[PDB]
Context: bound to proteins that are not shown
RNA sequence: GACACCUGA
RNA sequence: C
DNA sequence: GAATCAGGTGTC
Numbered sequence: 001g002a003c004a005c006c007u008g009a
Numbered sequence: 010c
Numbered sequence: 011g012a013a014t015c016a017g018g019t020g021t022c
Base pairs, nucleotide, nucleotide: 001022002021003020004019005018006017007016008015009014010011
Other pairs, nucleotide, nucleotide, family: none
């Protein structure tokens, strides 16, 4: 960099 | 909003 | 339903 999956507002 |  | 503000891991 890419394809995903989240966490808290 |  | 829509938008933005921020901080993570699992893998190729």